[PDB]
Molecule: tRNA E-site
Organism: Toxoplasma gondii
RNA sequence: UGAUUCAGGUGAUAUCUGAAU
Repeated sequence: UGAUUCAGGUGAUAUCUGAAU
RNA backbone atom coordinates (compact mmCIF):
# COMPACT_ATOMS: atom_id res chain seq x y z
P U A 1 1.15 4.54 2.50
O5' U A 1 0.63 3.95 1.11
C5' U A 1 -0.67 3.37 1.00
C4' U A 1 -0.68 2.24 0.00
C3' U A 1 -1.92 1.36 0.00
O3' U A 1 -3.01 1.93 -0.72
C1' U A 1 0.00 0.00 0.00
P G A 2 -4.51 1.79 -0.16
O5' G A 2 -4.83 0.24 -0.29
C5' G A 2 -4.93 -0.38 -1.57
C4' G A 2 -4.88 -1.89 -1.47
C3' G A 2 -6.00 -2.54 -0.68
O3' G A 2 -7.19 -2.69 -1.42
C1' G A 2 -3.92 -3.45 0.00
P A A 3 -8.62 -2.33 -0.78
O5' A A 3 -8.87 -3.48 0.30
C5' A A 3 -9.36 -4.75 -0.08
C4' A A 3 -9.51 -5.66 1.11
C3' A A 3 -10.47 -5.17 2.20
O3' A A 3 -11.82 -5.51 1.93
C1' A A 3 -8.42 -5.79 3.19
P U A 4 -13.01 -4.69 2.63
O5' U A 4 -12.87 -5.05 4.17
C5' U A 4 -13.23 -6.33 4.67
C4' U A 4 -13.24 -6.35 6.18
C3' U A 4 -14.12 -5.30 6.83
O3' U A 4 -15.48 -5.69 6.93
C1' U A 4 -11.98 -5.28 7.84
P U A 5 -16.64 -4.60 7.10
O5' U A 5 -16.34 -3.95 8.52
C5' U A 5 -16.52 -4.70 9.72
C4' U A 5 -16.29 -3.83 10.93
C3' U A 5 -17.03 -2.50 10.93
O3' U A 5 -18.37 -2.63 11.37
C1' U A 5 -14.76 -2.14 11.49
P C A 6 -19.51 -1.68 10.77
O5' C A 6 -19.25 -0.28 11.49
C5' C A 6 -19.16 -0.22 12.91
C4' C A 6 -18.51 1.07 13.36
C3' C A 6 -19.08 2.34 12.78
O3' C A 6 -20.29 2.75 13.40
C1' C A 6 -16.73 2.43 12.66
P A A 7 -21.47 3.39 12.52
O5' A A 7 -20.97 4.88 12.25
C5' A A 7 -20.69 5.75 13.33
C4' A A 7 -19.82 6.91 12.91
C3' A A 7 -20.35 7.78 11.79
O3' A A 7 -21.35 8.69 12.20
C1' A A 7 -18.07 7.30 11.41
P G A 8 -22.51 9.13 11.19
O5' G A 8 -21.79 10.12 10.17
C5' G A 8 -21.20 11.33 10.64
C4' G A 8 -20.24 11.92 9.64
C3' G A 8 -20.84 12.43 8.34
O3' G A 8 -21.44 13.71 8.48
C1' G A 8 -18.90 11.16 7.87
P G A 9 -22.87 14.01 7.82
O5' G A 9 -22.58 14.04 6.26
C5' G A 9 -21.74 15.04 5.69
C4' G A 9 -21.39 14.72 4.26
C3' G A 9 -22.57 14.49 3.33
O3' G A 9 -23.15 15.69 2.85
C1' G A 9 -20.98 12.77 3.03
P U A 10 -24.75 15.81 2.73
O5' U A 10 -25.15 14.65 1.71
C5' U A 10 -24.76 14.71 0.35
C4' U A 10 -25.27 13.53 -0.43
C3' U A 10 -26.75 13.21 -0.27
O3' U A 10 -27.59 14.04 -1.05
C1' U A 10 -25.50 11.22 -0.07
P G A 11 -28.81 14.83 -0.37
O5' G A 11 -29.81 13.67 0.10
C5' G A 11 -30.67 13.87 1.21
C4' G A 11 -31.86 12.94 1.17
C3' G A 11 -31.54 11.45 1.09
O3' G A 11 -31.23 10.90 2.36
C1' G A 11 -33.25 12.00 -0.46
P A A 12 -29.78 10.27 2.65
O5' A A 12 -29.88 8.79 2.07
C5' A A 12 -30.80 7.86 2.61
C4' A A 12 -31.12 6.76 1.62
C3' A A 12 -29.92 6.03 1.04
O3' A A 12 -29.44 5.00 1.90
C1' A A 12 -31.40 6.63 -0.70
P U A 13 -28.02 5.15 2.63
O5' U A 13 -27.06 5.73 1.49
C5' U A 13 -26.02 4.94 0.94
C4' U A 13 -26.52 4.06 -0.18
C3' U A 13 -25.44 3.40 -1.02
O3' U A 13 -24.94 2.21 -0.42
C1' U A 13 -27.05 4.39 -2.45
P A A 14 -23.39 1.82 -0.58
O5' A A 14 -23.17 1.74 -2.16
C5' A A 14 -21.86 1.70 -2.71
C4' A A 14 -21.86 2.14 -4.15
C3' A A 14 -20.56 2.74 -4.66
O3' A A 14 -19.62 1.75 -5.05
C1' A A 14 -22.38 4.11 -5.32
P U A 15 -18.30 1.47 -4.18
O5' U A 15 -17.22 2.47 -4.80
C5' U A 15 -17.00 3.75 -4.22
C4' U A 15 -16.80 4.80 -5.28
C3' U A 15 -15.72 5.83 -4.99
O3' U A 15 -14.41 5.38 -5.32
C1' U A 15 -17.69 6.95 -5.64
P C A 16 -13.26 5.36 -4.20
O5' C A 16 -13.40 6.77 -3.47
C5' C A 16 -13.13 7.97 -4.17
C4' C A 16 -13.54 9.18 -3.36
C3' C A 16 -12.98 9.25 -1.95
O3' C A 16 -11.65 9.75 -1.91
C1' C A 16 -15.30 9.74 -1.91
P U A 17 -10.60 9.20 -0.83
O5' U A 17 -10.94 10.03 0.49
C5' U A 17 -10.75 11.44 0.54
C4' U A 17 -11.35 12.03 1.79
C3' U A 17 -10.82 11.47 3.11
O3' U A 17 -9.60 12.07 3.51
C1' U A 17 -13.18 11.50 3.16
P G A 18 -8.43 11.18 4.18
O5' G A 18 -8.86 11.08 5.71
C5' G A 18 -8.88 12.23 6.54
C4' G A 18 -9.45 11.90 7.90
C3' G A 18 -8.83 10.70 8.60
O3' G A 18 -7.63 11.03 9.28
C1' G A 18 -11.19 10.55 8.70
P A A 19 -6.53 9.89 9.59
O5' A A 19 -7.17 9.06 10.79
C5' A A 19 -7.38 9.65 12.06
C4' A A 19 -8.09 8.71 12.99
C3' A A 19 -7.44 7.35 13.18
O3' A A 19 -6.40 7.37 14.14
C1' A A 19 -9.75 7.07 12.75
P A A 20 -5.23 6.27 14.10
O5' A A 20 -5.93 4.94 14.63
C5' A A 20 -6.47 4.86 15.94
C4' A A 20 -7.22 3.57 16.15
C3' A A 20 -6.42 2.31 15.86
O3' A A 20 -5.62 1.91 16.95
C1' A A 20 -8.52 2.18 14.77
P U A 21 -4.57 0.70 16.79
O5' U A 21 -5.49 -0.58 16.56
C5' U A 21 -4.93 -1.81 16.12
C4' U A 21 -5.98 -2.71 15.53
C3' U A 21 -5.45 -3.88 14.70
O3' U A 21 -5.06 -4.99 15.49
C1' U A 21 -7.15 -2.77 13.50